[PDB]
Context: bound to proteins that are not shown
RNA sequence: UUCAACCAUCAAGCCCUGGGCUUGUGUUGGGGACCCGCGGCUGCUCGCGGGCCCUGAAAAGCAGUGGCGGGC
RNA sequence: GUGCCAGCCG
Numbered sequence: 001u002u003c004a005a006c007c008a009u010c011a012a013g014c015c016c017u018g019g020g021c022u023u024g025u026g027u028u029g030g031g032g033a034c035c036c037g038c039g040g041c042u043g044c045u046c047g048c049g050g051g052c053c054c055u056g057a058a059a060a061g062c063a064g065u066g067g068c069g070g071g072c
Numbered sequence: 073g074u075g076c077c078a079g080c081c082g
Base pairs, nucleotide, nucleotide: 010024011023012022013021014020015019028058029055030054031053032052035050036049037048038047039046040045066081067080068079069077070076071074072073
Other pairs, nucleotide, nucleotide, family: 033051cWW034051cWS055058cHS065082cWS
């Protein structure tokens, strides 16, 4: 040998004159109780999505699932 | 076939 800023501070389209609708995809990680919904699992449980708290941008293995192309 | 992809999909 630069740790900056930079999305839409509104656009497009419907209804056709009412100011309304639709699309524009964008979230730090952990922890604790605990009520649920649905998928499997003989079943426990495990997943997917919510509900209630906690936290300096905190952290001491536990990694888990199938393929197209590309590389060796 | 592959504890490989600053490439994707499932």
Molecule: ITS2
Organism: Thermochaetoides thermophila DSM 1495